About this RNA: The depositors describe the entry as "substrate-bound NbaSPARDA complexes". Shown are 39 nucleotides from a PDB entry: RNA from Novosphingopyxis baekryungensis DSM 16222, together with DNA. It was solved by electron microscopy to 3.19 angstrom. It was solved together with Ago and DREN-APAZ. Keywords: protein, RNA, DNA, RNA BINDING PROTEIN, RNA BINDING PROTEIN-RNA-DNA complex. The entry also models magnesium ions.

Context: bound to proteins that are not shown
RNA sequence: AUACUGCACAGCUGACGAUA
DNA sequence: TATCGTCAGCTGTGCAGTA
Numbered sequence: 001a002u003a004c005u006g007c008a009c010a011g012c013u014g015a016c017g018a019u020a
Numbered sequence: 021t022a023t024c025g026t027c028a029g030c031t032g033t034g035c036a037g038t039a
Base pairs, nucleotide, nucleotide: 004037005036006035007034008033009032010031011030012029013028014027015026016025017024018023
C1' cells in the first nucleotide's frame, strides 16, 4: 500500500515463590 | 542459572466487512 473498524494468532517485557 | 505458574502490560501479521 484509497483506509477504517471488529476478530484471530504469534512474539516480547518485569514483580514474586522458584523445581533445577 | 531455569523453564515452571501467577499476575499485569505492549507490539507484529493476517482475514472479513465495509450498514

Wang et al. published it in Cell Res. in 2025: "Target DNA-induced filament formation and nuclease activation of SPARDA complex".